[PDB]
RNA sequence: GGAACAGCUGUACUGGGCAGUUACAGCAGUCGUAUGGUAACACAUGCGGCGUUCCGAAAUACCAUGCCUG
Repeated sequence: GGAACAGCUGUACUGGGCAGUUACAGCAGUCGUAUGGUAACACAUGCGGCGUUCCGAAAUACCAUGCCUG
């Protein structure tokens, strides 16, 4: 550099319905501090910072679904 990580939502694909593939976008994870209020401790908001593991990105011929209907 690049990729991935608990949960959720939305859009687009036959003529129509459902499922999905793919693609895109947003919110993920953790901690500290301050204020309200009492002295330190449950709760809300703002700001900053932060993780572990792994890696693989250059160019020539083919190959992806189910059900119903036409």

Solved structure of RNA with a sequence from Apis mellifera, 70 nucleotides shown. The PDB entry is titled "An NMR/SAXS structure of the PKI domain of the honeybee dicistrovirus, Israeli acute paralysis virus (IAPV) IRES". Method: solution-state NMR. The entry became public in 2015. Taxonomically the source falls in Apis (Eukaryota, Opisthokonta, Ecdysozoa, Anthophila). NMR data were recorded at pH 6.3 and 283 K. The entry is indexed under RNA, IAPV, pseudoknot.